RNA sequence: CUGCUGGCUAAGGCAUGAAAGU
RNA sequence: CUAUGCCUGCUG
Numbered sequence: 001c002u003g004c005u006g007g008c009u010a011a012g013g014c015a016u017g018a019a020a021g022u
Numbered sequence: 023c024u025a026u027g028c029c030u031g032c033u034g
Stems, first nucleotide, its partner, number of pairs: 001034001003032002006029003011026001012024002015022002
Other pairs, nucleotide, nucleotide, family: 002033cWW005030cWW009025tWH010011cHS010012cWS010024tWS017019tHS025027tHS
């Protein structure tokens, strides 16, 4: 590298919300 | 909440 497990992060996206935030 | 981002183990 491939194809499966498990696990981390959420820029982008979605949802909530008046906002902060979640 | 969500990989187009990553780490592991197996795999051929």

Overview
The RNA has 34 modelled nucleotides. The PDB entry is titled "RNA hairpin, bound with TNA monomer". The work is reported in "Structural interpretation of the effects of threo-nucleotides on nonenzymatic template-directed polymerization" (Zhang et al., Nucleic Acids Res., 2021). Crystallisation conditions: 1 M Lithium sulfate, 50 mM tri-Sodium citrate, 3 % w/v 2-Propanol, 50 mM HEPES; pH 7.5. Method: X-ray diffraction, resolution 2.81 angstroms. The entry became public in 2020. Keywords: RNA.